[PDB]
Context: one part of a larger RNA, bound to proteins that are not shown
Molecule: 28S rRNA, nucleotides 3889 to 5069
Organism: Homo sapiens
Formats: sequence, structure tokens, C1' cells
RNA sequence: GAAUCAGCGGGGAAAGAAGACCCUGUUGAGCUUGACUCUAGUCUGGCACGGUGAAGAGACAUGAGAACUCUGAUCGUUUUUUCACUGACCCGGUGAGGCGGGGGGGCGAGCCCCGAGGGGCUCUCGCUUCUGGCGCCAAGCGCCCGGCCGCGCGCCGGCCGGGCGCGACCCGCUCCGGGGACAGUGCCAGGUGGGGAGUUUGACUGGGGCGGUACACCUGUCAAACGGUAACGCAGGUGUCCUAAGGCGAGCUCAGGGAGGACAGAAACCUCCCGUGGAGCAGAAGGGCAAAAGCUCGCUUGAUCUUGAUUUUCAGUACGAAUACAGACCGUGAAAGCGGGGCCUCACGAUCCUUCUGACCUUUUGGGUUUUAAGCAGGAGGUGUCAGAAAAGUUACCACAGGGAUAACUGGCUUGUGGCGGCCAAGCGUUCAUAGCGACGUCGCUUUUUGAUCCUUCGAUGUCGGCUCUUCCUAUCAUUGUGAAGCAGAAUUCACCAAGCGUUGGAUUGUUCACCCACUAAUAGGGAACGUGAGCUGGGUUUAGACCGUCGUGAGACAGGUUAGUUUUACCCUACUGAUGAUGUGUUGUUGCCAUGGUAAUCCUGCUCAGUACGAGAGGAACCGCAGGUUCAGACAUUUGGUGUAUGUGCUUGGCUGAGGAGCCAAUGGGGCGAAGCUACCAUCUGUGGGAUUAUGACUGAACGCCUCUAAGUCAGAAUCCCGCCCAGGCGGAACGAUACGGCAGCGCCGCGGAGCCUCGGUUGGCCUCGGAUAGCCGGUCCCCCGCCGGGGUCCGGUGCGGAGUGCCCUUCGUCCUGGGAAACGGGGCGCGGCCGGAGAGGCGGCCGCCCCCUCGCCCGUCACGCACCGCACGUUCGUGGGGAACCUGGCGCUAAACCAUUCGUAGACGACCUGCUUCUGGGUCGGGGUUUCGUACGUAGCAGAGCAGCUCCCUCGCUGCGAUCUAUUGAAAGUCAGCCCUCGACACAAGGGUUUGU
Repeated sequence: GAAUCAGCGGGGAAAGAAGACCCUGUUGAGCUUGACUCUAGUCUGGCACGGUGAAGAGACAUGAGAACUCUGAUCGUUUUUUCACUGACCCGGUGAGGCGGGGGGGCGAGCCCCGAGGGGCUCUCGCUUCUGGCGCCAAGCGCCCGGCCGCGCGCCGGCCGGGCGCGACCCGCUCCGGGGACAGUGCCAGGUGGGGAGUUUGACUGGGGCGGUACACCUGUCAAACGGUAACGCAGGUGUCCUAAGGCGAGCUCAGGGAGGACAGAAACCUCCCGUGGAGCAGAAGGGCAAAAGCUCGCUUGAUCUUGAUUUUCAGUACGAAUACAGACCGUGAAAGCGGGGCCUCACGAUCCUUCUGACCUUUUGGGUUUUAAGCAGGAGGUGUCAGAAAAGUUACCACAGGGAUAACUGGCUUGUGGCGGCCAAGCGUUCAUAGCGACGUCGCUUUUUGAUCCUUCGAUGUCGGCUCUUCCUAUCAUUGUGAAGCAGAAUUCACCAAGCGUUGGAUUGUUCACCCACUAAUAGGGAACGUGAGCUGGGUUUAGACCGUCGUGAGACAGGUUAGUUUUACCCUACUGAUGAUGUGUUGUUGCCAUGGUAAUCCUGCUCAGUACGAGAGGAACCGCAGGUUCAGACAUUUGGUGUAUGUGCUUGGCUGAGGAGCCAAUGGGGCGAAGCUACCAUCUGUGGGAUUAUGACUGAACGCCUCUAAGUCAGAAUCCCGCCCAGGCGGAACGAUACGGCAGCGCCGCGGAGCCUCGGUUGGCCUCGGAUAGCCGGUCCCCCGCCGGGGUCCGGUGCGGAGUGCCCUUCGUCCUGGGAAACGGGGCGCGGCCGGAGAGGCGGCCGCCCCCUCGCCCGUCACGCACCGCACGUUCGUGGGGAACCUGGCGCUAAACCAUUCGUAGACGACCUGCUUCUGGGUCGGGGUUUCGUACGUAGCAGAGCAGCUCCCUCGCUGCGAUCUAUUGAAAGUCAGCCCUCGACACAAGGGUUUGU
């Protein structure tokens, strides 16, 4: 330990997607808002289109009142206000249909003259209102122009046509009406403007946010005696202040304390003494300082104008700050000198732009003058995110590039916190530290708490709980065996060996936790990626919808509440579960053994003991024994129950086959009963023995003349452990059976029989055996006991083993003459036959009888010879080695199974498994009988039958139909192995097929 089959969901931090959570990015987008910067649209002013008249008022230009302080005018000019106009411009209606003015004409009241006439003067300068008719395309009058006939003297007789005017007034410059120099439009100016646009919304950070500033500086420390040196290290400080608190000179001495002095005291002022600074010097701290650097006075402005160099941070860049000079002009002091800010270490700011100051400066664009502007040098206006963008939110509707540089879950380090222990013993415990506890202290362990950290994972390890299921730990709740008690019994408590076995049913809650109910021997605590989502579920958290409360102006937010919200893939590898097989024994079969692995039983109650022991009483056991149960395990179907499509037998609905009968369809039509099979603590049956020992209690007994369970030596000892019983059965063995043809055909044994091949190589004499003790052994021998050998007691030896593995045996050059010793009762036979011993894996060894050989082989000698291959390696053995095919040669013997196919159904996913297949026959298929299930078949018959309908020469109460149902035939009919039992009845079929296998 090949090759595989069916399942399975532990792993492959399985697959699916460049994580959607979180962070980062000087990457976005949706949305909001007094974020920044704009913008459409709106409001308003001005200019233009844009006119004509007036009436005023103030701005108007001469002016006037009273440098003496305020008013009426004149012509021109200025706007402005109001009103009117129309003509630009605008609106509305219409088929641009009667507009304005005047003239008739009137009926009219008659306006007023009135003469009763009537003109100027007013409404009319009008024809339509009781009816759900009709209404146009002219009547009439007047004036003309033709034709016709014809008065036939012309406005003239009449007839057929045509035109114009009045009817229907004239004139007129906008159709009519309403606004109107406004509105509106064009351009500019101011306001408003998340309606819209664009953009931004710092950094550090024991994750981000909130907090803080460790973002620019200064002091002490850290800091490890040069300097430098970090953390959201520690203690602090800074964005100022000062015409003096700057400069100089002079003179004094400070804080505090002691002793004194009217009011006067603990503190008011005055005096003396001591006073190394214990005061002060603006501030934080550090350093420094006494006729100082402090305090008080006097004079002052060096806190001024300049160029370089240098130090500090440092890149040896800048800023800031600082040091030493040099050149002016000064201050102070008698002077030496000192002073260009503050005793020192901090107290601050680029480019661009602006502002101011300075040069009788430069430029200002062809030249000149003058404004203006630009420049050169020095100050100031500031960037505190302080080497210096101009900047609000929200997103759960979200996006992208990434990040394990960085959080949320596991794991890892740690163990503060949690949990569990130990040491000391002040105390509690009626006395008594330690039966049981343990204050003050102190030492640990654990990773089932929560933290801390951020090492792995962000091209994804599915994130809580429950369910299910297995295993593990012990820090033991119960049970077994014990020790202790403040153990009388009962109950309880502490501790030991100990994880074998068990540790439950429920209400509420998503819960883990929690709490209660009830049972119980007990209802112990935990781990396994806070076990377990390609196992489930989806109640919770944790998308998108929505409601409430709080917060926010808002978008929106809330370890606040609530409701609804897709849970994907296995056929791969392994693991595991089962199922075929594989290697070797020649093939094949039967019966077996056991290496190894698994393992199993558990607990309780009742009776008796026994109202017993014990106890004052109340109460109240235990051992043996008996009867049963719980949980678990392994089965099983006789019985009970379940199933039931035997689709077995009745019943029944709708439909369908013309009806009866027989049936069928309705995805099993429905329903009652139901064989077989399967199956249920929902029925029944079964469940076990030893060994070494743990804790513990002891024996003997020293150490340690006593004691002591221990040191040596012993005993008892358990749900633990191991084994048995039980389950499986090794690339582990055993025994036994049968081992291939009726034809040339295979095989086995015997022969080391022959001739050879192919392949695998190791090795280079053997030991054929006491048991053993080690503070002891080994050998030999006489007397006793037990079958002539052993075991004891003597006695004698050996003992760095010598009867010794540091040993023993065998020992290869071979032969030929040839003598002496050993032997000659001797060795050899792959020579035959017989016997015995050996079984733990005997695979071996020994002894006889017969035959055939040589007298050789062992030692010491005589005698010569052999290829003496000319210095050379793998030489020398086991060995006639192992294994495989094949040829020849003889003898003795054998004539078989397995598998497929078929069948069975005690079996089964498929494989595999249990079976049967010409005999005194066999097995099938039908039939029969039995059993059993259902419940009484069709047909026939009935003076059965609720009733109803026909016939009366009939009947004297009858006959003929319809009619569910009933009764008899009829415990009938139907099914019954397909996995029921027995047949000997019938029928056919069965000595047939295929593939392989040999020492």
C1' cells in the first nucleotide's frame, strides 16, 4: 500500500467580488447652509428712444434786505412737482360696418321770442320689449339711352330692354375704444439672489472622531559629568511690559531677627546691634550680582546715523536674537571709562501689494517745462498651520485609488481588572489562631471577564444568540473508594484518589447573562477560530423604506426606542461514513487463529434489616438479600399501536361506456376495514468477568538501645487504569480439501539426469543449546530418597572464570617411492531398507540391519614429480545459490475449479452477499388445498316492502306492472406471494452457453 463507487459537509484560514465597515488621498459625486467666490431672475436709480401745452416750487443771475449776518422783486437760465394733450409706444374688439362735427327732420316738454309765426337756447339731433314666427340679393319716385311697330304736326300713340340718382343727408386727418411720454425696450450702476455654478472644508494623533497642541518659541529635568538626543515624558512659562524698569555718575544696603522709646497694641514711626545676601533685580525657571546688576538722587536720550565680520538654529540657507569691532554724532563722570536698549537665557514674520521717510537722485519712450507715475535705500501694515494657500457642513443613496503603514471579530505577547489558589496568624468560632474561617500584609496560577497593544488578515478568514452533534479539561454538583469535624443518629461541611457516568422539563426575554416554577442523585464550571451559517434559523446588531424623542438653521445624526427588510455553489482533494477491490501464500475453496484498533453500561426507588443501632426526646440509619424502575446500548415484530396504492375488499359523489351486469376517469376522487413488510420505551427481549493497583487504612521493622504503614520487606484496597465479554480483522499466519485429456494435453513427484539460455546478486570455515547467581559461583566424588539415572548432606578441587567465547573444533598444495608412530573393535557411500527423538515457527537430528569400497587418508620422515606461465588486481567459498521460459531424456501418478450468464431475496444505490440448476430426478408455471382480508356476489325466487299506476265475464278479495330497501340461495363473492404454508394434479423445460486459472 494500486484503481475506485455511493454519501458527507470537519478542513483546504474552499469558490464567488482589486472589502461596501474603518483610515489615508492635498481623488470625487448627491444634498444642505450667512462657508468662500460668483450667477439667471427680480427690486431700484441714471442715460436714450421720448414729444406738445400750461400752472407752480426750489437750485436759477442781475440782486436785495441787516465787515456788521437775511428779504420782496426784474427779464433770461436751471431742474423739479402737478394737470392737460397725442403723435411715438402699448393693450382690447372687429369679417377694422355707421366715428367726430354740422345740416335736416320732427313726434315730441315745447325749451325761449311768441305776432301764437318761430330762430339762438336743452333729452330727441332715436322708428325694434306681452308671444321659442318672418326678415338679404329694393319697392317707389325722378332723370336719361336703345329697338319695335307708329300719332306719322314732337316730348310725340303704346310695346320689349338698358343705365344713373334719391331712396340710404353733408363734410372730415388718424378703424373703433382704452392707456400714453409713463409703461416697455437697449446700456450701465446699487441691492437681493443655495433657484443655480465652481470650489474648499489644516496637521499631529498608541485607529479616526471628541479632547489637547506636544504646530513658532523660553527655563529646569529627562540626558547616561563635552556637545547632541525621543514620546499626547514631567514641572512651568510666552504673543507682553518699561521715558524709565534705557544710559552714565554719586551715595547707601537688603530679607529677617534681638533690644529699647508717649499715646502705639502682633503689625504706624524713631534708635542701636547682628545680619553672605536667607531681599531685590517687570514676568516662568535657571544662572549672575553687595561701597553690585539692588535702593535713592542728579544729568540725560547709545532705544540715534552707518558698512562689513562673527555666534546661535543650521543645509553651516533665511528670519529672529546675540557677540566683538570700525566710522560719525552724542550722553554721563573729575577721570579712567561706560553706553549704540532692558544683567543673561524668550518676547516674533518672506515674495507680491500698500503706506511713509531720504537723495536741489535716476526714468517717464522725438525734444523741453510742469503735474503724475515708476525706481533706488530704510521703517511700518502679516501671514500664531508662526520658511508665510484665500476656505462651512452632510451622506445609511454614496463612489474611486489604495492601506493590514490603521480600528471593528479570531489568534499571539501581557494579566492591570476578573476568576481561582498559597504563606504569616491579629482575630471569629459559648472556651480554642489554624473543625470551619482569615484582618493587616505578602507570593502565585489561569486565559471561561474586561482591558492594554496592533504582529497576521482590508485583490474579504461570513460578524450575536439559539438549534444540532462530537470530543476534550478539572478548579468534582452527583455517583464509587476514603480521610476530618464544633461527625451521637439524620443532615451538613472541609479535604484526597478521581472526569467512568450523568448534570433535566418549562414561563419571560433576540439574548449570552438573569430570574422564577417543577422534578431530580445532581440540576458543577469551562475549551475546541468567544467549536459549529457551501449545517440550519435570522429573533438581535449592521444598508437602502418609515414613525417617535433628543440634537442640528439645514442636509442630516443618535452603543435611544420601533416596524418591514434576497442567507448563493461541492461534481474537486483530504477527513469521515459505508462499498468493491489490491499485494503475497502456484490456482481455488472450506474451517479457523489473533497483531492491532474500538469498546459500555448507569443511576434511583420500594420491601426486609428496622421504629433497630444511636439519641433525654424529637427523630433516625447501614451491610447482606429481594422486587422493580431512570438514562443509555444492542436487537426484534408473538402481541398492541402506526403506515398502507397487496390500488385487497366493501361503501359512496360527479361523469362516461344505450341499460343491467361489469367497469373506468377525477394527477392516490373520497372514505371504512385491511394481509405482508417496515416500524414505536407507543409493544416485546437482552446488557457480563478478572488483574495490577490510587487515595486510604494497616503488618513486621530499622533509621533514632523507644517509637514509627517505609527506609529494605509485606497486607487489604476502588464508578479510575489494563485485559476479558463484545465489534472489526494486517502488504499477518495455520490446518485441510480438490487440483484441469478421451485425446496428444496439460500438470505433479522422483534423477542434481543431460545440454544450455535469461535475470538477481550477496558471501569468502564452524560452535549442535544448562539453569542462573552476582554480599558469590563452577567441577568432581561417598551416604539418604525416587526411578540403573536424577535431587539432597558430606568430602575434595578451581575461582581475576583455563571443564576459560581473551575460548573451542576443523584446517585445502596434490600425488609417487618410502620407513616409524595413531589406529586397525577404522572411515567412505547424493547406496538401500528399518527405527527413534523433535510441535513454540517441529522443515531438523540421531540410531540400527544389508550391500559395495579401500587399508589410503592423522603425526613425524624417505623420495621426486606437477605449466616453474618468467614481480602484479576481481584469486580463494557458500555453490550442484535464488528466480523465469524452453529442448531432450526415463520412471511413477492426476483428470479440477473459479468467474460471467441464469436463478434466489435471509441481501442490495451499483458492486458485493445468501441461495438453486437430470439422483432414490430437480426447479419452475398453472391448478388445488390451507391460512388470511373484506363482509354476504351476479342471477333467480318471495302473499317481504313506504306506496303508486292499470284490469274486473275474470276476481268475491283478486291479478299485472313500477318501486329504494329486505329475505333465501350465501360466513357468500372476490383477492391471497409477487419475499405466506403444503402439494405430487397438469404442462413444458432442464448434463446447456461463454471467459479464465499450474507448484